[PDB]
C1' cells in the first nucleotide's frame, strides 16, 4: 500500500433512494432535488495478502 471486519466521523462542491417543500402539466402524468438513510470518503484498531 491492497482487501476485509469493527468502532467512529463527514452541510453544499458530478453516487443511490429521495419524506417534506419546489417546478412543469387542465388532468393523465412527469422533473429537478435539500435533510435523513444508504453508498462512498476521512481517522483509527484488528486480521489477511
Nucleotide at each position: 500500500g491492497g482487501c476485509u471486519c469493527u468502532g467512529u466521523u463527514u452541510a453544499c462542491c458530478a453516487g443511490g433512494u429521495c419524506a417534506g417543500g419546489u417546478c412543469c402539466g387542465a388532468a393523465a402524468g412527469g422533473a429537478a432535488g435539500c435533510a435523513g438513510c444508504c453508498a462512498a470518503g476521512g481517522c483509527a484498531g484488528a486480521g489477511c495478502c